[PDB]
Source information:
The depositors describe the entry as "Crystal structure of YbxF bound to the SAM-I riboswitch aptamer". The RNA (SAM-I riboswitch aptamer with an engineered helix P3) with a sequence from Caldanaerobacter subterraneus subsp. tengcongensis has 126 modelled nucleotides. The model includes bound s-adenosylmethionine (SAM). The entry also contains Ribosome-associated protein L7Ae-like, not shown here. On the sample the depositors note: RNA was prepared by in vitro transcription with T7 RNA polymerase. Crystals were grown from: 150 M RNA, 210 M YbxF, 10 mM MgCl2, 10 mM SAM, 40 mM KCl, 20 mM HEPES-KOH, 1 mM spermine, 1 mM cobalt hexammine, and 1 mM DTT, 100 mM potassium cacodylate pH 6.0, 200 mM MgCl2 and 25% (v/v) PEG400, VAPOR DIFFUSION, HANGING DROP, temperature 294.15K. The entry is indexed under RNA-protein complex, riboswitch, K-turn, L7Ae-like, A member of the L7Ae/L30e superfamily, Unknown function, K-turn motif, RIBOSOMAL PROTEIN-RNA complex. The work is reported in "YbxF and YlxQ are bacterial homologs of L7Ae and bind K-turns but not K-loops" (Baird et al., Rna, 2012). It holds a match to the Rfam family "SAM riboswitch aptamer (S box leader)". For this family Rfam cites "The S box regulon: a new global transcription termination control system for methionine and cysteine biosynthesis genes in gram-positive bacteria" (Grundy and Henkin, Mol Microbiol, 1998). From the family's description: The SAM riboswitch is found upstream of a number of genes which code for proteins involved in methionine or cysteine biosynthesis in Gram-positive bacteria. The SAM riboswitch acts at the level of transcription termination control. The predicted structure consists of a complex stem-loop region followed by a single stem loop terminator region. An alternative and mutually exclusive form involves bases in the 3' segment of helix 1 with those in the 5' region of helix 5 to form a structure termed the anti-terminator form. NCBI's taxonomy places the organism under Bacteria, Clostridia, Thermoanaerobacterales, Thermoanaerobacteraceae, Caldanaerobacter subterraneus. Released in 2012, the model rests on X-ray crystallography data to a resolution of 2.8 A.

RNA sequence: GGCUUAUCAAGAGAGGUGGAGGGACUGGCCCGAUGAAACCCGGCAACCACUAGUCUAGCGUCAGCUUCGGCUGACGCUAGGCUAGUGGUGCCAAUUCCUGCAGCGGAAACGUUGAAAGAUGAGCCA
Numbered sequence: 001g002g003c004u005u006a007u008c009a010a011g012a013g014a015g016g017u018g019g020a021g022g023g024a025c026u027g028g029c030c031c032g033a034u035g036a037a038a039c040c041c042g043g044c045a046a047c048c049a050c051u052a053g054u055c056u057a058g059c060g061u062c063a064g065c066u067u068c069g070g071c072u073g074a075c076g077c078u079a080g081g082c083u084a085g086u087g088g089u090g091c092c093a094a095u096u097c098c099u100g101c102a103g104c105g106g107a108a109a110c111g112u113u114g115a116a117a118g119a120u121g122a123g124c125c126a
Stems, first nucleotide, its partner, number of pairs: 001125008013041001015040003021031003027098002042092003047088005053082013096117001101114005
């Protein structure tokens, strides 16, 4: 680099360094010397792996109970969910900032459906 898939209407420092542009493209409209990008720190989040802890169920071994069929408990394993750390990412203005093709509700403003096109992870192929 490409394909498959999942997600994208929340969250995240008036930070340090740094120096002129950034928001994919598109037509806008935003942000910026009262400081853009990038880098770092810090944070959000929970997509992949691992580590525990936690809960659930089946199962077993022991143990009580039995209204005697069966429940309950510890403990162990397997399986699963949750949370918390590690490591890997990602992310930290404006819905994926809005339109881009086709519709919906409404009086309009405004709200909204699906695509298109993106973005990120994971798994493959390179």